[PDB]
C1' cells in the first nucleotide's frame, strides 16, 4: 500500500420492546360541558324598584325581605342563654370581705394482721387503715324507777276467751352488762285454738231495646234480685236480621243559570252535572252526555315593558353531541453513521468510522 471476514441474529429482506411515555386512527353504552333546541304536556306566567326594621348598641341598604308601598326580622354580639365574653370558673365585670361541692349510720387511747413508702430482699422508723378487737365518749332499754291489760294474737275481720320474764304511758337513773353501725337491706327465725258472724259482693236473675236507624218476623245473651251477708248453698255481660219507619236516596229530565268554557276569565255561532232543579217509576233498590277549545282585552297578577295554551318547567317525548371522559388498533425508540435496488432491508450492494486476518523487491 491491498484483498477479506463482522459491529442482537439467522431464516425467504415481510413481526407490535404484549405492556411504560409520546403521536395518530375506531366505537359510541353517557347526561348542559361528549352538545344544545325547550313546539309532549306543566299557567295568571318569561318579569323589576328608589328600600328600611330583632324592647336596648353597630350593621356589607344588606347571606333575613320588596310584584313597588316600606314591614313583620336576622348577624358581630357587650350585658344573663347559647364558644358568652365572667382571670378553675362562674358570681359582681373591675375587687372579693363572694360561690367555688367532705362526711365514717359520730369519736379519744391501745392490741395484733395487713397496706403506702424503704431495701438488692425483707425488718425496724415514719404514714395510712381501725373494714379484726379489751374497754369507753354513747343513744330506745336493762338487775335501777311509779303504774301495768292499753297492745302483739291461726289466713287480711275478733279489742279478746290463749300464750307475753317484762309487751305499753309521763317524772327521775344508784351501774359490771347487753340489743349497736366501719357500711347485713335482700336469702331466712316467735307460736296453737271455738268460727265467720258486723257488712255489699255469694245468690236465675231482666235494666237502658240485646252496640238498629220507634218497632216487629226465626234469634245468642246481660252487673247484684227471692235466701243471705269478709264466708256458710253454685253463673254467664253476649248475635243483632230485615221490612214501607219512601226517614236518607239515586233518578228520564230543557237551559241562560245559583255555577262550569277559549292559558284564570269577564262577548259570542258552539254549550256542562255535585248538592238542587217541572213531574211519573222503583227503595239496603233498573237508571243520564261525569265533557271543552276557537275569538276582543287588561297585562309585565296585585303600580315603569309586550298574550287567548309552551316564554316558566322537565327526563325520557325526539334530534343532539360544533367536544371532551372511557374500552381498542397502529407508529415512534433499542439493533455503528449516511446513500442506492426493491412494494418493503438491520439482515443485498456501495461509501465514512471501528475489531480481527491473510497478503510484502530480490540475488
Nucleotide at each position: 500500500g491491498g484483498g477479506g471476514c463482522u459491529g442482537a441474529u439467522u431464516c425467504u429482506g415481510g413481526a407490535u420492546u404484549c405492556g411504560a411515555c409520546g403521536g395518530g386512527a375506531u366505537u359510541u353504552g353517557c347526561g348542559a360541558a361528549a352538545c344544545c333546541c325547550a313546539a309532549g304536556g306543566u299557567g295568571c306566567a318569561u318579569g323589576c324598584c328608589g328600600a328600611g326594621g330583632g324592647g336596648c348598641g353597630g350593621u356589607u341598604g344588606g347571606c333575613c325581605u320588596c310584584g313597588u308601598a316600606a314591614a313583620a326580622a336576622g348577624c358581630c354580639g357587650c350585658a344573663a342563654a347559647a364558644a358568652a365574653u365572667a382571670g378553675u370558673c362562674g358570681c359582681a365585670a373591675a375587687c372579693g370581705a363572694c360561690g367555688a361541692a367532705a362526711a365514717c349510720u359520730a369519736c379519744g387511747c391501745u392490741u395484733u394482721a395487713g397496706c403506702a413508702g424503704c431495701u438488692u430482699a425483707a425488718u425496724a422508723a415514719c404514714c395510712u387503715g381501725c373494714u379484726u378487737a379489751g374497754a369507753g365518749c354513747c343513744c330506745u332499754c336493762u338487775c335501777u324507777c311509779c303504774c301495768u291489760a292499753g297492745c302483739c294474737u291461726c289466713c287480711g275481720c275478733u279489742c279478746u276467751u290463749a300464750g307475753g320474764a317484762c309487751g305499753g304511758g309521763g317524772a327521775u337513773c344508784a351501774a359490771g352488762a347487753g340489743a349497736g353501725g366501719u357500711c347485713a337491706a335482700a336469702c331466712c327465725c316467735a307460736a296453737a285454738a271455738g268460727a265467720g258472724a258486723u257488712c255489699g259482693c255469694g245468690u236465675g236473675g231482666a235494666a237502658g231495646c240485646c252496640c238498629u236507624g220507634c218497632c216487629u218476623g226465626g234469634g245468642g245473651u246481660u252487673g247484684a234480685a227471692g235466701c243471705g251477708u269478709u264466708a256458710a248453698a253454685a253463673c254467664u255481660u253476649a248475635a243483632u236480621c230485615a221490612g214501607g219507619c219512601u226517614a236518607g236516596u239515586u233518578u228520564g229530565u230543557u237551559a241562560g243559570u245559583g255555577g262550569c268554557g277559549u292559558g284564570u276569565c269577564c262577548g259570542u255561532c258552539c254549550g256542562c252535572a255535585g248538592c238542587u232543579g217541572g213531574c211519573a217509576a222503583g227503595c239496603g233498590a233498573a237508571u243520564g252526555u261525569a265533557a271543552a277549545g276557537a275569538c276582543u282585552g287588561a297585562c309585565u297578577a296585585a303600580g315603569c315593558a309586550u298574550g287567548u295554551a309552551g316564554u316558566a318547567c322537565c327526563g325520557a317525548g325526539g334530534a343532539u353531541g360544533u367536544a371532551g371522559g372511557a374500552a381498542u388498533u397502529u407508529c415512534g425508540g433499542a439493533c455503528g453513521c449516511g446513500g442506492g435496488u426493491u412494494c418493503a432491508a438491520c439482515u443485498c450492494c456501495c461509501g465514512c468510522c471501528a475489531g480481527c486476518u491473510c497478503c510484502a523487491c530480490c540475488a